[PDB]
Context: bound to proteins that are not shown
RNA sequence: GGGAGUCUUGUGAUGAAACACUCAUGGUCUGAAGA
RNA sequence: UGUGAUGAAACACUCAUGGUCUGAAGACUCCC
RNA sequence: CCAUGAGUG
RNA sequence: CCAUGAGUG
Numbered sequence: 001g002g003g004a005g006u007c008u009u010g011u012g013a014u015g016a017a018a019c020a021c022u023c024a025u026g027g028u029c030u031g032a033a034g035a
Numbered sequence: 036u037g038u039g040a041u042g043a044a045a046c047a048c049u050c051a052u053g054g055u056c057u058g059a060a061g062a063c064u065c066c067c
Numbered sequence: 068c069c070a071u072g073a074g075u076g
Numbered sequence: 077c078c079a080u081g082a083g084u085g
Base pairs, nucleotide, nucleotide: 002066003065004064006062007061008060015056019076020075021074022073023072024071025070026069027068029042046085047084048083049082050081051080052079053078054077
Other pairs, nucleotide, nucleotide, family: 001067cWW002067cWW005063cWW006063cWW009059tWS010059tWS012058tSS012059tHS013058tHS013060tSS014057cWW030041cWW031039tSS031040tHS032036tWS032037tWS032039tHS
């Protein structure tokens, strides 16, 4: 590299980013006018 | 009324319903 | 909400 | 995750 079969498989092969939470630190409105 | 006037979107949750992947390949074995 | 470090179900 | 209808602290 050419030929060849076997098991699994649409009652699902192959590919392919489930979700919920706690702590610590920092970034933490305006700036003198109002009746 | 600067011992803060004026302007000016605080945060934590529950239910109901719809929108809800791909689609035929993968592993093995024997001949020269 | 953003970034970082430590964790839970 | 998005949209819609009903509600909580």